[PDB]
Context: bound to proteins that are not shown
Formats: sequence, structure tokens, C1' cells
RNA sequence: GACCAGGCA
DNA sequence: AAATGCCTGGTCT
Repeated sequence: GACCAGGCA
């Protein structure tokens, strides 16, 4: 910086 | 012009 994955709701 | 809040983590330029 890019970005996606997840928790609660 | 704007499009929840917060929280941890993992990969690549």
C1' cells in the first nucleotide's frame, strides 16, 4: 500500500 | 456527495 478471510451486532 | 460500529488476524506489490 493492495487485498481479501473472520468475530459481535 | 454518501454508503454501521468495533475487533483480531493472514497474503502480496